[PDB]
RNA sequence: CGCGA
RNA sequence: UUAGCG
RNA sequence: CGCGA
RNA sequence: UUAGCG
Numbered sequence: 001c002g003c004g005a
Numbered sequence: 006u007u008a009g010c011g
Numbered sequence: 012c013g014c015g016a
Numbered sequence: 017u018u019a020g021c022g
Stems, first nucleotide, its partner, number of pairs: 001022003005018001007016001009014003
C1' cells in the first nucleotide's frame, strides 16, 4: 500500500 | 467498531 | 441497510 | 482505528 470483517 | 452523511 | 473516512 | 490476510 491492497482486500474483506 | 466509532463518529458522520444518505 | 448503503457510502466514504 | 483494530486485528487478520495479501